[PDB]
Context: one part of a larger RNA
RNA sequence: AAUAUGAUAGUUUACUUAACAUCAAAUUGGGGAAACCCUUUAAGAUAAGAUAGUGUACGGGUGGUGCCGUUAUUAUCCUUUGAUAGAGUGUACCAGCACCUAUCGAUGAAGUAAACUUGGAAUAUGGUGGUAGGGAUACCACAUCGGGUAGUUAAGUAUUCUGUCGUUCAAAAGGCGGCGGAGCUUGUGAUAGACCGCUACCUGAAACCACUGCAAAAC
RNA sequence: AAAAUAAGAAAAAGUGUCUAUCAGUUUUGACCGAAAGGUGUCUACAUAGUAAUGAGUUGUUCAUUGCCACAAACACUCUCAAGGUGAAUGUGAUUCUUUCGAAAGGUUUCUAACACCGCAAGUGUGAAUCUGCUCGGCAGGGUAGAAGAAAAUAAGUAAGAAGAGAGUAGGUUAAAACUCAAAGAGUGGUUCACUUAAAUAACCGACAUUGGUUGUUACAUCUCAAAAGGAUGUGGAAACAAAGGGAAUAGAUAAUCCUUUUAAAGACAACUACAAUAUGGUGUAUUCUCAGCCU
RNA sequence: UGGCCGCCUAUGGUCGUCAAAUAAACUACGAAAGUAGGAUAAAGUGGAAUAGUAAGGUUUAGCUAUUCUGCGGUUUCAUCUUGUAAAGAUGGAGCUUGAGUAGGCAAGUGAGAUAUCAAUUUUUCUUAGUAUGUGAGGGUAACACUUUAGCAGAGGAGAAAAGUUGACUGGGUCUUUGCAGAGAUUCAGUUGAGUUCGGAAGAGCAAUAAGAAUAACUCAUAGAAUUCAAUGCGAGAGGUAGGGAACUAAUCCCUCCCUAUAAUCGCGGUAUUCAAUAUGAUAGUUUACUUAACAUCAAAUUGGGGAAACCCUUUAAGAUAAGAUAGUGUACGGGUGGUGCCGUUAUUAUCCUUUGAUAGAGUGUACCAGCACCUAUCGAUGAAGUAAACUUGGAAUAU
Numbered sequence: 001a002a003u004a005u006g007a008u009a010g011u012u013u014a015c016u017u018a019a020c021a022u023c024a025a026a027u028u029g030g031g032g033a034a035a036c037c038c039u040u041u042a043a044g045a046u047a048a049g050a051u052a053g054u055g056u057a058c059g060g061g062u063g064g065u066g067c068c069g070u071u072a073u074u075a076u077c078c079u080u081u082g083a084u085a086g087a088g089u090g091u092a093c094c095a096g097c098a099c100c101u102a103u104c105g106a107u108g109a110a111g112u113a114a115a116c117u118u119g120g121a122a123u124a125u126g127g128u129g130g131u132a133g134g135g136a137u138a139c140c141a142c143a144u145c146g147g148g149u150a151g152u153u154a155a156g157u158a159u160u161c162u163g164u165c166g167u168u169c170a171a172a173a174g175g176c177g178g179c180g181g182a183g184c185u186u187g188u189g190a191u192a193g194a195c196c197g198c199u200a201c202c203u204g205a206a207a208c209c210a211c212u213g214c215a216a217a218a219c
Numbered sequence: 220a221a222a223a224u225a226a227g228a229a230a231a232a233g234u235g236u237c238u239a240u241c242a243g244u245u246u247u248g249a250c251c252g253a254a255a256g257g258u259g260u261c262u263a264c265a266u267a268g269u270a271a272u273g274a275g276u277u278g279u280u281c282a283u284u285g286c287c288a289c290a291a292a293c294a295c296u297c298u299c300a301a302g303g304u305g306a307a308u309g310u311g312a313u314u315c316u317u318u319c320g321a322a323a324g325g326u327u328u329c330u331a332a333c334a335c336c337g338c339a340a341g342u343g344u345g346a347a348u349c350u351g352c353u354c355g356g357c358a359g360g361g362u363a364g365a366a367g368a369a370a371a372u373a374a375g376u377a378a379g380a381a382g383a384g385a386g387u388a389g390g391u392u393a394a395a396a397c398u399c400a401a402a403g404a405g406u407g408g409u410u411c412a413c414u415u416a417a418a419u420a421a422c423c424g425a426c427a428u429u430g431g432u433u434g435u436u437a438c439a440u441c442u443c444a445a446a447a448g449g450a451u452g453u454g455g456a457a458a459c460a461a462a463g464g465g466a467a468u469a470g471a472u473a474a475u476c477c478u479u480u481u482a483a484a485g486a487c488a489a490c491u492a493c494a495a496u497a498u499g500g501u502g503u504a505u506u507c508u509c510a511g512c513c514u
Numbered sequence: 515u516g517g518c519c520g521c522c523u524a525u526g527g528u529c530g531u532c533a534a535a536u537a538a539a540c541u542a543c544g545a546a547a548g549u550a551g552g553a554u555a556a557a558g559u560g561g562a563a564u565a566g567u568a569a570g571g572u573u574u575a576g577c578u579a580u581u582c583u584g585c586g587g588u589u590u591c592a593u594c595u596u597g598u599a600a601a602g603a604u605g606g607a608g609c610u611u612g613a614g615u616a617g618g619c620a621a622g623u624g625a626g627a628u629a630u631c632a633a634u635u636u637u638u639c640u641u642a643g644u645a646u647g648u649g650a651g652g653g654u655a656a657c658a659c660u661u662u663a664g665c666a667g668a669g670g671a672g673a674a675a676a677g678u679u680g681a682c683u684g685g686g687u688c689u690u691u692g693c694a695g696a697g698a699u700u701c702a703g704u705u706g707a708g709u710u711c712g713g714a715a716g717a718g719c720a721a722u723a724a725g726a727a728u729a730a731c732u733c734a735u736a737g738a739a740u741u742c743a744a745u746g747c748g749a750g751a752g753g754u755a756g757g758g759a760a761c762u763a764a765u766c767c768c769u770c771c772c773u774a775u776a777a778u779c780g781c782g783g784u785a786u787u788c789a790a791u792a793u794g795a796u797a798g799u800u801u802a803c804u805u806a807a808c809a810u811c812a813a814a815u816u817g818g819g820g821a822a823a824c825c826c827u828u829u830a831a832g833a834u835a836a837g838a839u840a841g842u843g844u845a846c847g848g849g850u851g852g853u854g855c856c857g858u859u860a861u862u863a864u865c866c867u868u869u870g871a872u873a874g875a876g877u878g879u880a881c882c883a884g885c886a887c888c889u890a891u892c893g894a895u896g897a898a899g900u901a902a903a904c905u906u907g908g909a910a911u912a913u
Stems, first nucleotide, its partner, number of pairs: 002125004009117002012114005021046003026041001029038003049077006057070003078108001080106007088099004092853003127142005133768004144205008154186004159467001160182009189241007196233001242398010256429006264278001268286007287311004293305004314383005326370005332344004348365007402414002407423003430491006437453006454508004460479002463476001499513003516529004520619006540551004558585010586610010622735005627728002630724001631680011646666003653659002681704009708719004737788004742783001746781004753775006790913004797905002800902005809834003814829001817826003837865006845858003866896001868894007876887004
Other pairs, nucleotide, nucleotide, family: 006119tWS006120tHS007119tHS008118cWW011115cWW016714cSS019047tWH024043tHS025042tHS027040cWW028039cWW048078tWS055070tWH056071cWW079107cWW079109tSS087099cWW111715tSS132761cSS137764cWW138763tWS151231tWS152197cWW153187cWW169173tHS183466cSS184473tWS188234tWS199231cSS202225cSS243401cSS252386tWS253262tWH254422tWS255507tWS256509tHS263384cWS264267cWS265279cWS266276cWW267279cHS270545tWS278384tWS285547tWS291307tHS292306tHS297301tWS314385tHS319378cWW320375tWS320377tHS321376tWH322374tHH323373tHS324372tWW325371cWW331345tHS355359cWH385424cSS398399cHS399401cSS403416tWS404412cWW404417cHS407456tSS413417cWS429510tWS436484cWH443447tWS452482tHS453482tSS454504cWH459480tHS462477cWW464475cWW466472tWH467469cHS498514cWW502510tHS503509tHH504508tWH515530cWW516533tSS520789tSS535556cWH536555tWH537554tWH537608cSS538553tWH538589tWS539552tHS544547tHS555588cSS556587cSS556609tWS621906tHS622738tSS629725tHS643667tWS644668tWH645667tHS649663tHS650662tWH652660cWW672831tSS700751tSS712715tHS729905cSS730798tWS741784cWW745782cWS750776tWS750777tHS794907tWS794908tHS795907tHS796906cWW799903cWW807835tWH812831tHS813830tHS815828cWW816827cWW836866tWS843858tWH844859cWW867895cWW867897tSS875887cWW
């Protein structure tokens, strides 16, 4: 470790978009103490991390340290947001909202569109095939799969005929009994054709370890 | 390499579904029919045009009132003609057999001849005498009618009298629907009568005819060796019984079907006769029944 | 003479002042069927069955007539409640249509044609040969600094003249029958102007829809229009509800058929209104001219002054022929979370157009009067003047 509806939890692709911002070897225009500050331009970079410590945990290196790599942790900057106050502008005006600044938390990019993965609880389902103009419910057949043969409505019946079994006869031709059939009469209204279904028998086939291709060989 | 070479007897197993072709039953319509002998002709109405009331019956008759159809004396109206309105009073349902039995009209032919008399028209016999129109001097001729005479039709027609009150049981066919009392018994026979087995109530129509003697033709039974002949008979509906036709081709027929039994001439021809009816007897046999005959 | 047939006139028809006929009703007779007399009312819309007309034989459609029938309308009879009621309920019967001809009458009704308003695209004109770019030569400098002639030449803003978009497609029903069109009325689908939330990308409503007047524009209609809690019948889109026929061993849904509900139409009914011609008062649009002449505004553009946004003046693509700029917000309609005032109308103040009356100054008309022009005060007017065509039709007279 069975299916559907549906909570929860998640990558990829595309767009907003390098728009607004933040950095960058250098390069303009000025000031000041004769290496300090302001300002212009720029080949290019950044779509979520960057700059310094403590070095916990896990691995390397050296004669030893420093701290070399990854992870964790503290401080600052940056991205995305919530709450509480203050100033100004805009939205025709007043409320409301947006923008800027301050304080306390959260977040690691944010927003939109398409496709896809995972599947709590509960309910309904859960072998294959076949059905009426179209569906649902429901019903029928099968349990590995085919091909043929003989049949499929009762009762009665003077002769004759016939299938099967027993007995008789040296053989052949016949006779005697048991269980059936054809035909005839009556009943089922009758006859013919096509289709579906049922009963009893005779037979047939199938089951397998490649990573890719080919394949026994001598007078 | 694919097929054939096996699927004994007796028991078991839906007289299912659909379509087509036949048969039968019920209802309605139409056309035909006689289940007690043969032949001929027949089988319509229901108290009367229609409705009501009353009376009377052996067929359907009579009286009164209303209404309808047809014909109308008379009255009114209209200039003549052609018409219109009202109306006394009359007429108006029908089938069959037997018997008896006219008349009118129409059709064809006829309208003379002789005697008396000079000619006319007068008289007699005869059905034979007159009229209109037209043509000639007269006698007369032509055409259309009245009246009269003879024959054949009309006609076995109309009317009268007597009798009856009769298309039944059932069969065939067409259009729809449907599937077995759609079977049995009984009767001389049939059923709208009866129901597992025999016993009740209806039906098988109306009128006329079917006599006697002799003979012919056809058929049935018996007899005759075949032929040639002889004897006795003939209505209708059934039964006992007999003979054929069908499977299993050659035999056979329990059951089923047809025929026979049931004289299929009670006919036909010639001659001749007759009635006021019942009952009974014959016809007549295995059973039932009509015609005919006798009393 | 009077009423009716729409109004006026002529002619005609019908009735007699509750002012058309006719049937049933009602009276007499009869058992019934019927016979003889006889007074009066009305509004229409849907179906069914036959006959006739239909070249030459036969087979169909549409119309023209005769009967039957649903609902409604109208009259009459009977049976029950009201009689201090002429009304109501139930059940039968009868009827379901009559009014001509000629000349005139339509500010009514229907169809067609013709304005404005909002958004957006193209071309042209003005600011302007301006801003900006490029640049021979010359001057000065001694190793550079200024920039001319010539050439090229906008953007934005403002104004005018022509176009485009304010819907499109499909099904059903109606206008006498059968086929093609047009119009009217319903049901469904598509597009996205506008609007809301967002810096953007996107998401939602998937908003259908700006629009008046015509007696004096055109063509039709002789009778027409409007109105109706109490006015009838028929047809009928979409949705919903209730049944039926089929298909299956059996049930339900979809499809098919019928009925009820009825958005919108076609014929009728009640009530009200209009309705003959000419002359001529009164009251009114359109077209053309004076004419954008004289004036009043306008993005900008010259010449000057002053405090370094205040005033005077030149030019101009263009606009205005009667309204414009601010308040109160009465009345009638929209919008928003609420106001402000968004649209139309009314009202107050100011400006402008057209005029009357009363005063003052100057000029012109040869001169004097008069008149015109300018200024002030009190009223009226919404453009004013001229020409042509057209509409309406008091009183009176004649038709």